[PDB]
Context: one part of a larger RNA, bound to proteins that are not shown
RNA sequence: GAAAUCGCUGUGAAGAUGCAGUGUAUCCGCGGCUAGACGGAAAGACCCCGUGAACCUUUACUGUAGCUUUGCACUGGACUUUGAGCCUGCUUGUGUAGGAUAGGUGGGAGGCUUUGAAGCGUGGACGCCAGUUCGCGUGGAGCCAUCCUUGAAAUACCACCCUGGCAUGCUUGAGGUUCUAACUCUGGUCCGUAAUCCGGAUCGAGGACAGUGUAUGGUGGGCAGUUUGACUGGGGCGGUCUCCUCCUAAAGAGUAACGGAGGAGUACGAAGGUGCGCUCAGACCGGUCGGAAAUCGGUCGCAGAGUAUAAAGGCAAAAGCGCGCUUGACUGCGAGACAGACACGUCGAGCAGGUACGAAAGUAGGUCUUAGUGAUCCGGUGGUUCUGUAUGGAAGGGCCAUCGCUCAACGGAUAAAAGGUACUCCGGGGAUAACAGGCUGAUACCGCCCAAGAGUUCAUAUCGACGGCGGUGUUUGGCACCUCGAUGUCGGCUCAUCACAUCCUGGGGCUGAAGCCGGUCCCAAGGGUAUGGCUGUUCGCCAUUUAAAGUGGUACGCGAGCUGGGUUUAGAACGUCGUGAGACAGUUCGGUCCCUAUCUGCCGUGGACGUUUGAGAUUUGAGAGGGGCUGCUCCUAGUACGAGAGGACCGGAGUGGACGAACCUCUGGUGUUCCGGUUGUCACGCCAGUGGCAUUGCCGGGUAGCUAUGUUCGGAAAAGAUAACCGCUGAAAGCAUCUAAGCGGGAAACUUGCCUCAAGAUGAGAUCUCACUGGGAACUUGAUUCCCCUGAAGGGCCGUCGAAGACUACGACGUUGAUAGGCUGGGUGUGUAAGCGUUGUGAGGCGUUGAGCUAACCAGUACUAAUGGCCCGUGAGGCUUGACC
Numbered sequence: 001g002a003a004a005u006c007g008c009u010g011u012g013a014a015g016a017u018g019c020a021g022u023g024u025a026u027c028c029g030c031g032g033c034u035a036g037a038c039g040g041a042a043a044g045a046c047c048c049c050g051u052g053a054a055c056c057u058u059u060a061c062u063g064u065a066g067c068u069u070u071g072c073a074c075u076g077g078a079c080u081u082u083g084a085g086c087c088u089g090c091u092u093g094u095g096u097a098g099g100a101u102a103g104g105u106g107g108g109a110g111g112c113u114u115u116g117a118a119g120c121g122u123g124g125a126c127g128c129c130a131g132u133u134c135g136c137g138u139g140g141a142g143c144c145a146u147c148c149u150u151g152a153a154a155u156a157c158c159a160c161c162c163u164g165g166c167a168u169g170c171u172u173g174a175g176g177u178u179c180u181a182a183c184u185c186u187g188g189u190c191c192g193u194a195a196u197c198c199g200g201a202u203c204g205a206g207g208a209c210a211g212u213g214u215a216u217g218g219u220g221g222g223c224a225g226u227u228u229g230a231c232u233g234g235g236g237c238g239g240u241c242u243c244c245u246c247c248u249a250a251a252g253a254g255u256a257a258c259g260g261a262g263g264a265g266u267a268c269g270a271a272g273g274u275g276c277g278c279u280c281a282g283a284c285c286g287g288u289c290g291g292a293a294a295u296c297g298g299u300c301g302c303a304g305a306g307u308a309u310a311a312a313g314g315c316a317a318a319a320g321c322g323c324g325c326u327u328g329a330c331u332g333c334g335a336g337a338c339a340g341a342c343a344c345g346u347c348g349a350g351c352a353g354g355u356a357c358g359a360a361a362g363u364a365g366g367u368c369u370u371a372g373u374g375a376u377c378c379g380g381u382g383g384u385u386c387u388g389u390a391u392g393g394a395a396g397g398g399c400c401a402u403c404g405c406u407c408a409a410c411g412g413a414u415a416a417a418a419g420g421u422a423c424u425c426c427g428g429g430g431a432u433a434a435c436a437g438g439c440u441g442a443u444a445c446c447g448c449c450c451a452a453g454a455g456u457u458c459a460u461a462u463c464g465a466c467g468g469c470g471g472u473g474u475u476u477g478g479c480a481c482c483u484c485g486a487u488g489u490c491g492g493c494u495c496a497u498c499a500c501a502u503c504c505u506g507g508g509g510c511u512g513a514a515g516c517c518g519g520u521c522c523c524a525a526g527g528g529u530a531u532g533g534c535u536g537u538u539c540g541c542c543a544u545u546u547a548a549a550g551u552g553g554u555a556c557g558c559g560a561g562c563u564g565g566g567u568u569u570a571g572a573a574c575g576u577c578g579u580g581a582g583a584c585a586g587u588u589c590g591g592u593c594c595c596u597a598u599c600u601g602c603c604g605u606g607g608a609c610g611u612u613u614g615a616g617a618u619u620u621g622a623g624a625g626g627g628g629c630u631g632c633u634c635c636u637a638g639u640a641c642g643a644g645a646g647g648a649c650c651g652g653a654g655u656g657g658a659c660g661a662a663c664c665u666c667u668g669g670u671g672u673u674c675c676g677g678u679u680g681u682c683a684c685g686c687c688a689g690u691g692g693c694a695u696u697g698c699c700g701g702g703u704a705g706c707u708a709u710g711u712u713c714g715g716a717a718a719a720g721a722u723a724a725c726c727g728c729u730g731a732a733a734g735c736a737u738c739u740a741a742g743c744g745g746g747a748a749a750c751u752u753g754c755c756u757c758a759a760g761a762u763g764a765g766a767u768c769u770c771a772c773u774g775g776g777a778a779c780u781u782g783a784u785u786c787c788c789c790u791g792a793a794g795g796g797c798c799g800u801c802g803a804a805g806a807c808u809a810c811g812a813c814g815u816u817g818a819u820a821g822g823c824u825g826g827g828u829g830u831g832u833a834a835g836c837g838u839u840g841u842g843a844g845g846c847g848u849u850g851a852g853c854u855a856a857c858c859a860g861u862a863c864u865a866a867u868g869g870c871c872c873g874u875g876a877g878g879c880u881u882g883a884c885c
Base pairs, nucleotide, nucleotide: 006023007022008021009020010019026608027607028606029605030604031603032602033601035600036599037598039595040594047429048428049427050426052425053424054421055420056419057418060226061225062224063223064222066219067218068217070215071214072213073212074211076179077178078177079176080175081174082173083172084171085170087169089166090165099148103161104160105159111143120137122135123134124133125132183206184205185204187203188202189201190200191199192198229241230240231239238258242264243263244262245261246260247259265410266308267367268366272326273325274324275323276322277321278320280304282300283299284298306315307314309372312369313368330353331352332351333350336347337346338345342411355364357362378404379403380402381401382400383399384398386397387396436483437481438479439478440477442476444472445471446470447469448468449467453463454462489566490565491563492562493561495557496554497553498552499551500550503528504527505526506523507522508521509520510519511518530544531543532542533541534540571589573587574586575584576583577582609760613771614770615769616768617767618766619765623757624756625755626754629657630656631655632654641646659714660713661712662711663710667708668707669706670705674701675700676699677698678697679694680693681692682691683690684689718752719751720750725745726744727743728742772877774788775787776786777785778784789875794872795871796870797869798814799813800812801811802810819865820864821863822861823860824859825858826857829853830852835848836847837846838845839844
Other pairs, nucleotide, nucleotide, family: 002018cWW003017cWH005599cSS011016tWH014437cSS014438cSS015437tHS030806tWS034035cHS034597tWS037560tWH038555tWS047234tSS048432cWS051413tWH057580cSS058060cWH061221tHH065220tHS069216cWW075210tWH076181tWS090166cWW094131cWS095096cWH096151cHS098100tHS098101tWS098149cWS098154tWS099144cHS103162cWW106158cWS108156cWS115116tHS115117tHS115142tWS116142cWS117140cWS118138tWH126131cWS136137cHS136138cWS139140cHS145148tWS148155tHH150154tWH151153tWS180208tWH181207tSS181208tWS182207tHS183210tWS193197cWW220222cHS226417tWS227418cWH228419cWH244310tWS245311tSS249256tHH262310cSS263371tWS265373tWS265408tWS267271tWS270327tWW270329tHH279303tWS279318tWH280305cSS287291tWS290293tHS294295cWS305318tWW311370cWH314319tWS315318cSS324357tWS328354cWH328364cWH332365cWH334349tHS335348tHS351365tWH356363cHH358360tHS374407tHS374412tSS375407tWH388394tHS388395tHS405406cWW414416tHS419581tSS421423cHS429484tWW430434cWH432484tHS433484tWH435487cWW441442cHH441443tHS441473tWH443473cWW443475cWW450466cWW451464tSS451465tHS452464tWS455461tHS458512tWW461519tSS473475cHS479481cWH490536tSS494558cWW500525tHS502504cHS502524tWS503525tWH504547cSS507724tSS513517tHS514645cWW515646tSS523723cSS524748cWS528548tSS529550cWH536565cSS545549tWH546548tHS547630cHS558561cHS564593tWS570591tHS572588cWW578580tHS578581tHS597599cHS610764tWS614793tSS620759tWH621761tHS622758tHS633653cWW634652cWW638639cHS638647tHS639648tWH640647tHS642645tHS658715cWW664707tHS664708tWH666710cWS671703tHS671704tHS673855cSS675852tWS702855tWS703856cWH708709tSS708710tHS717753tHS721749cWW722747tWH723746tHS724746tHS729739tWH729741tWS730740tHS731737tWH732736tWH733735cHS739741cWH759765tHS760762cHS771792cSS779783cWW790874cWW791792cHS793873tHS799866cSS804809cWS813866tWS817862tHS817866tHS818863tWH819862tHH828854cWW831850tSS831851tHS833851tHS834849tHH840842tHS840843tHS862865cWH
């Protein structure tokens, strides 16, 4: 998707209307009920996954707005404090020793320009301190002696500079103060102008600040674009990612696991090469510090030592060990293989050039071997024959050699990378978790085998250690087979259904069962099998009952039957965790439960047809369903039993409980269809009377009917075949034995008995009774079809109805009639109507008056309505065979 759309048990992509086997089942509605159609609704919200998204967080990464620092502009002068650049006369040079001076370079050997004004010396300065300059106190005067010594160079002459630096300008750089003129004013006043704008003018105030442009450091979830690995017996957490060795690995290679064991991210200039040489380790026995032990002398020895490092595999040509020389830990390559997806990787004879050792054959391209590692792109460094943007060069690039660092997620996304989502979204998935189902049974649960033991003895009356074997799928698991284009939880309610591993009731056996009690084990599934306080509870703990308060399967039965208290989306809060967004071995208040049933199923109730001619009634019972419980006081009997205490079974009533059926006489409930009282209002002209509306306005009662809480009845007895159990007789097996033949007892189980349905019991059964007793034609001879006549028994439509009913059906009646309504009586209920009289002032009483009214009830009565209408249904009921005619 189409349907001709059952149950069970299996089977099966693992929960079947469709498959297998097998039971049931005539065909079709209507009313109901929802157990299934993994029902319908929404390409699951939970979970997973996506090199998806969104939005929030921050101490993720990278940035940015904004804020802030300085530089340069706009941006000026004036002084002062202050750091650096330049110049003038260049004066000041005080060490060993030099009377007196060392920063020197050249003319220069004497200074005689008032000499070099002089011996002491006035004052100005300073001194690695008594060294030096000028007014000499006066004056126009020979002192420093120019190697005169001395000293690393000597002074007098005269040119060049700098150093301690004197002074200032030619400048610059940072501060402070001030000025006015830039600039600013979200100050006053005029003016444009009738303007709280805006300009212009002016006054004021600040002022080269502020502020803005550009550059720059800082801050910066205020905002932004992103990232935040994979494997994973679901995900998270832990662990692990590359490489080496052994096992797994199945005697070639290879070979997986969150399989079992260990290691590496190096060392070494000798721990490499070569030549020569040499064996280790161990017991032994040896006591005057070690005493098993060191150093050795090795007898036996008999690879067990060592190997730089894990393991494996190898080592006498030792690959182990010592010594001497030494660089082959060479350059260019490289026949050929091994490995292998590729990139990588592994081994290597030989050739050339140069070297080690060795006398020489020869060995030597590192190490006993396999781990000790890292691509590309970027950069750095050294060469180079190359290139070299017009040309010569450079720059940069190329090739060759080499380094980095970081890719340990170790075939390396980027230079640079954390989180939250319960506010979430999208796309997928039963490639994958939660529910339930399915496979299994570790675990759980229930039995059994041996029997150490205890039970005062005694293993089995009851347990039973150590061990063993199973069953069930009962529940925590394991798996991930169904379901993610949805199979909606726990509990309660309502309704169940099966098992038996039996809680009660029933029947037994053993006993450590005197009896009331028990303990345990068989047999038995018929019926029964609490109400509550707490909590959401299942459970549990209590309280109180019972005869008992069984254990389990059913999607941990049951939300297209209900609930929605728990979990549980969005809100909020506490404690805790987190910087935070937020989160929870957590608590806490609050919080939308959709579906009109097509099919199967089920409960009811019809319509069709068939049952062999048809009809009215009555039936048998194949089969099916219901039912099935139990306590107490007494009656033998305080007996049997028991010292006593205590206490029966077995004999039969009569009174409950729970459950069920029927009923309504009684007790009551209801009784909006009966009668009253009453309030508020409106109306019937009004008074009286009454009627509408107020939930039947409210209420008092109450007929019939229905009804429980009321009344009555029920579960049986009896039989049979049995379960364990108890047997008689009785062998096999001279005996014994319930048995192997053959006979018995024996339970609420089973079959009847009891009630109800029941011939669609297609095997459609049986009774009694009733109804039909006409022709013809065609063609084909159970003969059918057609025409005419005829339509009976009865059934139905219809009507009046019912204590029958959703519609039906059923039941009664239809004028030869009580079927319904009315009517006439009664009855029942209500409770003394109206009107009139009477008393009173009036409300209101008293009479008349148990009055009036009175539904469904009872009896009677043709007053009304059920119309001597129509339709179906026919005309004697096939054939064969047998028996009696």
Shown are 885 nucleotides from a PDB entry: RNA (23S ribosomal RNA, nucleotides 2005 to 2889) from Pseudomonas aeruginosa. The entry is indexed under Ribosome, Pseudomonas aeruginosa, mutation. The PDB entry is titled "Pseudomonas aeruginosa 50s ribosome from a clinical isolate with a mutation in uL6". The reconstruction used 319,022 particles. Method: electron microscopy, resolution 2.82 angstrom. The entry became public in 2019. Among the 30 different proteins in the entry, which are not shown, are 50S ribosomal protein L15, 50S ribosomal protein L17 and 50S ribosomal protein L21. The source organism's lineage runs through Bacteria, Pseudomonadota, Gammaproteobacteria, Pseudomonadaceae and Pseudomonas. The 2019 paper behind the entry is "Structure ofPseudomonas aeruginosaribosomes from an aminoglycoside-resistant clinical isolate". An Rfam search finds the family "Bacterial large subunit ribosomal RNA" in it. Clan: LSU clan.